[PDB]
Context: one part of a larger RNA
RNA sequence: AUAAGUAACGAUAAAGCGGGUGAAAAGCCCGCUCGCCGGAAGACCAAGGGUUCCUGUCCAACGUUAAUCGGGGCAGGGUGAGUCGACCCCUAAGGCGAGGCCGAAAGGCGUAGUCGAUGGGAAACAGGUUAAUAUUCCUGUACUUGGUGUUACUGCGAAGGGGGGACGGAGAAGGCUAUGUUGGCCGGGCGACGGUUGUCCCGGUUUAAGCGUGUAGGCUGGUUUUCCAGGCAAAUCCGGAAAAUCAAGGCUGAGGCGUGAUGACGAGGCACUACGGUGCUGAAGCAACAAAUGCCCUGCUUCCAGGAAAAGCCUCUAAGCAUCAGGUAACAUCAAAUCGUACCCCAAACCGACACAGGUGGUCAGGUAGAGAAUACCAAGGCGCUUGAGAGAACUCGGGUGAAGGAACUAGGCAAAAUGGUGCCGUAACUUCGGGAGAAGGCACGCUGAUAUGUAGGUGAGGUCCCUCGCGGAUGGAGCUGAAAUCAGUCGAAGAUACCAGCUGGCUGCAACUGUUUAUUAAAAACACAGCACUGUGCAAACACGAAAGUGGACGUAUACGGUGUGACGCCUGCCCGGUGCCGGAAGGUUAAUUGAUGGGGUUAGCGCAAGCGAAGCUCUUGAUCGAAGCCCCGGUAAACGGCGGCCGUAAC
RNA sequence: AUAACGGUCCUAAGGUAGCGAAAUUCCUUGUCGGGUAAGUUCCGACCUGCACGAAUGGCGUAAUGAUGGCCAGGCUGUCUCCACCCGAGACUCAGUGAAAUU
Numbered sequence: 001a002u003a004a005g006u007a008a009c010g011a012u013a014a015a016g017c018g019g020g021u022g023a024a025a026a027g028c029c030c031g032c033u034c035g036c037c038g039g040a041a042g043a044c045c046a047a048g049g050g051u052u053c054c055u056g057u058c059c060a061a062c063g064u065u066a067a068u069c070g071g072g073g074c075a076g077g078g079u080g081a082g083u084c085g086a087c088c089c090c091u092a093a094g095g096c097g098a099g100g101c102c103g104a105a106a107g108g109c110g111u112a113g114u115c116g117a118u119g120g121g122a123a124a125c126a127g128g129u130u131a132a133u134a135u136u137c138c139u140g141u142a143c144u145u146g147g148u149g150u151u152a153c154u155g156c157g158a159a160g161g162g163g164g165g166a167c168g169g170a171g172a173a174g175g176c177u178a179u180g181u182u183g184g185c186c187g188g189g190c191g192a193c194g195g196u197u198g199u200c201c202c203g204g205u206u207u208a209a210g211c212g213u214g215u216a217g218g219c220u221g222g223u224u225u226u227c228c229a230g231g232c233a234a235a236u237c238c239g240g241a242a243a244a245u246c247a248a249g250g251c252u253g254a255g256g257c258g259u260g261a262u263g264a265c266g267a268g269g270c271a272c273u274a275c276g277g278u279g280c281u282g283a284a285g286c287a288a289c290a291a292a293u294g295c296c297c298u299g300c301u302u303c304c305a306g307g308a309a310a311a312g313c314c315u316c317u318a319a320g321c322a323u324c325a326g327g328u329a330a331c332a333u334c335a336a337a338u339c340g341u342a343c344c345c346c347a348a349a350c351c352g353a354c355a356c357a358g359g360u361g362g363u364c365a366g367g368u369a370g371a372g373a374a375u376a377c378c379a380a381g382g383c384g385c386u387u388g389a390g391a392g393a394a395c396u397c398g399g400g401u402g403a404a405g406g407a408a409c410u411a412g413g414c415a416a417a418a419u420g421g422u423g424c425c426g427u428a429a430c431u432u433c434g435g436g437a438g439a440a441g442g443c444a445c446g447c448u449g450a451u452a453u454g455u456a457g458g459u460g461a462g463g464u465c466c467c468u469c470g471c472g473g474a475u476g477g478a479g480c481u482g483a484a485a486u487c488a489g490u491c492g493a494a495g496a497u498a499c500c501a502g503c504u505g506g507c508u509g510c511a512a513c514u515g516u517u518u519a520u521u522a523a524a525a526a527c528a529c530a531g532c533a534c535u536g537u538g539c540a541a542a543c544a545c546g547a548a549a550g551u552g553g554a555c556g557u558a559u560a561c562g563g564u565g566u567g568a569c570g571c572c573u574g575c576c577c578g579g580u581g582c583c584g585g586a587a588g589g590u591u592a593a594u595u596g597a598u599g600g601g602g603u604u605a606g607c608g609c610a611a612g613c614g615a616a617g618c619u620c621u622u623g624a625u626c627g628a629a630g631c632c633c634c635g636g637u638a639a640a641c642g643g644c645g646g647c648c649g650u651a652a653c
Numbered sequence: 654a655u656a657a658c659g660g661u662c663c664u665a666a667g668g669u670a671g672c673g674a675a676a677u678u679c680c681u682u683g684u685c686g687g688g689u690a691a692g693u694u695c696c697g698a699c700c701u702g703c704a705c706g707a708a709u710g711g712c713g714u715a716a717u718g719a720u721g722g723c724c725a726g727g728c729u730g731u732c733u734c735c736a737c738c739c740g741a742g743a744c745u746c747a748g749u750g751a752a753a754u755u
Stems, first nucleotide, its partner, number of pairs: 001755001008749002015033006034384004042364004048344002052342001053077006062070002082143002084340003088121003094115003100109003124141005144336011155321002160316004168303004174296003179290005184205006190198001206264002210259004218251003221246008230238002255471001265285001268281002271278002304307001350359002366378004387747004395742008404733002408731001413728001421445005430435001432568001446490006457481003463475004491495001503726007510718002515527002531566007543552003569713004574644003579641002581637005588632003599621005606613002645662004671705001672702001683699005
Other pairs, nucleotide, nucleotide, family: 002754cWW003753tHS004752tHH005006cHS005750tWS006751tWH007750tHS009064cSS010354tWW012740cWS013383tWS014034tWS014384cSS021025tWH022024tHS022068cWS025068tWS026387tWS027065tWH027066tWS036041tWS038040cHS038379tHS038380tHS039365tHS040042cHS040380tWH046345tHS047345tHS047347tWW050342tHS051078tWS051079tWH054131cSS059070tWH061072cWS063355cWS065387tWS067386tWW071348tHS077132tSS078079cWW081341tWH082123tSS087337tWS090310cSS091117tWH091309cSS093116tHS097112tHS098111tWH099110tHS102548cSS103106tHS108549tSS117119tHS119308tWS120311tWS122144cSS124135tSS125208cSS129134tWH130132tHS141209tWS157319tHS158160tHS158317tWH160233cWS164312tHS165311tHS166310tHH167309tWH172299cWW173297tWW175254tSS177292tWH178291tHS186283cSS191196tWS204284tSS208261tHH209260tHS214253tWS214255tHS215254tWH216253tHS216296tWS217252cWW234317cSS235316cSS266283tHS266284tHS267282tHS270279tWS293373tWH304306tHS321324cWS343349tWS344349tSS346361tHH347360tWH352356tWS370372tHS370374tHS394743tHS403730cWH403734cWW406729tHS406731tHS407413tHS407414cWH407415cWW407729tWH410412tHS417728cSS419502tHS420501cWH426440tHS427439tHS428437tHH429436tHS431434tWS432714cHS435715tSS452484cWW454455cHS454482tWS455483tWH456482tHS460478tHS461477tHS462476tHS467470cWW492494tHS510525cSS512715tWS512716tWS513529tHS517524tWH518522tHS525676tHS530567tHS532639tWS536542cSS537541cSS538557tSS539557tWS539558tHH541554tHH542553tHS542561tWS546548tHS546549tHS566708cSS568714tHS572707tWS573708cWH576665cSS577637tHS577640tWH578642tHS587633tWS591629tWS592627tHS593627tHS594626cWW595625cWW596624tHS597623tHS598622cWW604614tSS604615tHS605614tHS608610tHS610611cHS638641cHS643666tWS656658tHS663667tWW664665tHS664666tHS668669cHS668706tWS669707tWH670706tHS673700tWS674681cWW675677tHS678680tWS688692tWS688694cWW689691tHS692694tWS707710cSS730734cWS
C1' cells in the first nucleotide's frame, strides 16, 4: 500500500437555552433550568506517584471530535511546627554478627552484641487569614521535656532486684456523648393562581484545648510493729510468717458543671463598594426528647483454644561519694535541632502499555421511610462519565406487554416467569430427639375517629421532706416522648401497593457435616475433616533440613511425637501367611575385604665336556587357613502389599 | 429351570455377613410391577453378580449440598407462533480514524 474513509470514538447518569470571550463555541467562562451520585460518583489520609498544586500565557504535538479549555507547552509563584509525622528511646518476627563452632575454597550456624514496626514511649486547642500552606503563619488561651542559676530542705548512687508497662474470644446490660428532632427565642416574610396575621412560612440559635470540681460506675480492706532457708550479693523495695489496732483508706473513672469567654463566631445591616470585596456594627445564641457500631470499658460476666517483648515510668539498695557530689520543691532564665508538610490518593496523578467499565488499606457516617452501613428519594458536597447531529429499515444487544394453550420447548424448565414482609393460627414421614421447620397450609395488614382533647410504657421540672448540707436521697408529678390492641367509619380493581423481599413438595445415587481445590474451560462423588486402626519412637527420641556445626520435632517425654491407611455416627469388619514385605530364630550350607599354607615359573652363585641341573636372595603366579551381615533354611505377621478356584451328572414330570 | 447335595483336580485358602441389572451388568432398552395415552431415564422387586463384598472398608443413616438422576403443584413467550412497544447500535450527515489478509 490493501481492506477503507470502512469498524470504532471506552459504561444508555442527559441535556436545553441566554449572555461573554474568541478568527472560529454542542464541549471553555457566567447565569437560569434539567438530570445523576450521596456508606459516594462527598470529605480526610497511608501506600505509591513526584509539581500533576496556584497564576499568567500559548494551541503545533498530546486530549479517540472542535477547543478560546486541560493533569498539554512555556514562565513565575507556592510546601513556614518544642506540641502533627519522621528522626529519636524500646523491642517482635526476622536480619547481621567481635570472638567462637563448623566447612575443599566460597561459605554455614551462632554467643556477647547490634539492627529491625506493622506495636510501647513527653506536650495545642479554637478562631482568623493566602490565587495556591497551616493544629506549621496571625490573634486569644495553654501544655511537655531538658540545660543553667538562686534559694530552702536533704542520702545520693546500677550494665543489678522488684513493681508497672502487660495484652484472648464471646456476651450482657447500665451511664453517657457525637448527633438528630421538636419547642422556645431572635431576625426576616404576608405571597405570580383559590386561601394564608396564624396551631402560618424561611433562616439562625455556634463556641475548643487547658485549668478547677472527681460524679454514674470499676478494683482493692487499711495502718503500725517484729521476724525470715526466697528475689545470683545487698535492700527500708517485692515475697513470706506472727501479732496489735480501726473500719474508712486509697487507686481508677466517661460525662456533666464552673472557668476559659465583658472574648470569638453569628443571620443581617451600615459607609467605601473597579459590583473582585473590605472597615465598623451585628439580635437570639435556651430547653426538652431521641440516640449510636463512638466513650466509661485495658471494665464487668462467661468460656477454652488459656491470650508479645523491651524501654520510658515508680521503687530497692551494692560497689562508691558524704561540711562535696547528687536528690526533692519553688522562682528565674535558656533550649527543643534536623527532615517531611504543595497536589492526586476507590483515582485521568497509584498498580493495569491508554485520560483503560478492573485492582487498591485506614478514617468521617446528615434527613424521610426502614430491623439496618439493605433499599428508595434527598442534605452538605460533587458530577452529566471529551465526538456530536439526524433518521425511526432488516438484524443484534438490554428491557416492557401479550389473545388461547401452559414445558407440547429442550440433552436438561437453559432462560424467563413465579414465590418474597410482619403478626397469629397451623405444620407430615423420618430422626442421632438438636432437628426436619419459615415444612405444607390458612387468616389479618391502608386511612380517619373513639377508647385515650396521646393510652400502656419511657423520660422527668417545680414544690415539699431528710441529710455525713453534695454532681446527694425520698416523695412528687408539670412538660416532653410514645408503641400495640379493640371498636366504629371510610377510599380504591388492588393497603407487606413503589424499591426491597424464600417457589414449594415427593422418590433416589454419592459424600456425614462447616470447610479446601485445577489464579485463566472441571467446585465435584475429588482434597481436608473429627473418629478409628496399624506401626515407629525411652529422649542426644523416631523423623526431617543440613558434607558439618547445628536447627526443627520440643523448652514437648508414650494420655507424647512421626509415618501410613480408613474417614461422623449405627450394626459390623469373615477365610487365606504359598508369593512379596516386615518382625523374630537358630543348627547347617554358601559368602567380602583381610591373612598368605602349598605348588608352579623367571633370574643365577655353583656344579658340568655340555645337554642339563640348580643353593640363597629378589620376583611373577597359584590361593590352604581365618572371616560378619545377607541369602538359603525355620517360625510369626493381612485395619502389611495381596488372594478368596476349576471339572462332573441326578429334585415324585 | 437350580445343581442345591455329592464326588473329583488344584491351591496358601476358595467370598461369610450384607448388598446386587449398582458411579460396578458386556449380553441389555434383562424380567416383573409402579408412574405416563405412550418411560433406553427414574422408583420397587427378582438374581443369570460378563466383572460387589467387608478399614485401598461392607451395609445402613437424621441433618447438610450453587452435587447426579426422576416425578409433581405453581409459573410462565421455553414452545404452538410469534405481535407490538421502549431504549443502545446498525442506516444518513460532519470530525477523527483502525485491523486481520494480500
An RNA structure (23S ribosomal RNA, nucleotides 1262 to 2017) from Escherichia coli, in which 755 nucleotides are resolved. Among the 8 different proteins in the entry, which are not shown, are 50S ribosomal protein L32, 50S ribosomal protein L34 and 50S ribosomal protein L13. It holds a match to the Rfam family "Bacterial large subunit ribosomal RNA". A reference for the family is Yusupov et al. (2001), "Crystal structure of the ribosome at 5.5 A resolution", Science. The family is grouped with related families in Rfam's "LSU clan". The family has 102 seed sequences and 51,934 matches in Rfam 15.1. Entry title: E. coli 50S ribosome bound to compound streptogramin A analog 3142. Released in 2023, the model rests on electron microscopy data to a resolution of 1.91 A. The entry is indexed under E. coli ribosome, streptogramin A, antibiotics, RIBOSOME-ANTIBIOTIC complex.